Shown are 88 nucleotides from a PDB entry: RNA from Escherichia coli, together with DNA.
The structure was determined by X-ray crystallography at 3.03 angstroms resolution and released in 2014.
Crystallisation conditions: 0.1 M sodium cacodylate, 0.1 M calcium acetate, 10% PEG 8,000, pH 5.0, VAPOR DIFFUSION, temperature 298K.
NCBI's taxonomy places the organism under Bacteria, Pseudomonadota, Enterobacterales, Enterobacteriaceae, Escherichia.
The work is reported in "Structural biology. Crystal structure of a CRISPR RNA-guided surveillance complex bound to a ssDNA target" (Mulepati et al., Science, 2014).
It comes from the structure "Crystal structure of a CRISPR RNA-guided surveillance complex, Cascade, bound to a ssDNA target".
Keywords: CRISPR-Associated, Bacterial Immunity, Cas3, IMMUNE SYSTEM-DNA-RNA complex.
The entry also models zinc ions.
[PDB]
Context: bound to proteins that are not shown
DNA sequence: AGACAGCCCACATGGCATTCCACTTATCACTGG
């Protein structure tokens, strides 16, 4: 130590067998990327032999 | 400056 | 080593189907307080 304490809801079990989603179907016509431009300048770095 | 990895 | 453009511009139209079809059966426990 509380209508408390102690205190199982347990056991067994296929969800199965059948099944085309299928026939038709141009995406298509138009469109300059275009104008400017010396690569110059410059000698940079680890050990041994006169 | 010159020469070998 | 140093340096490395800028502007301007970017489409519209019209069109999108129908038919027919969609399961059925057997079967669903008992015991104890």
């Nucleotide at each position: 130590a509380u209508a408390a304490a102690c205190c199982g809801c347990c056991a067994g079990u296929g969800a199965u067998a059948a099944g085309u989603g299928g026939a038709a179907u141009g995406c298509c016509a138009u469109g300059u990327g275009g104008g400017c431009u010396g690569u110059c300048g410059a000698g940079u770095u680890c050990c041994c032999g006169g | 400056c010159c020469g070998g990895g």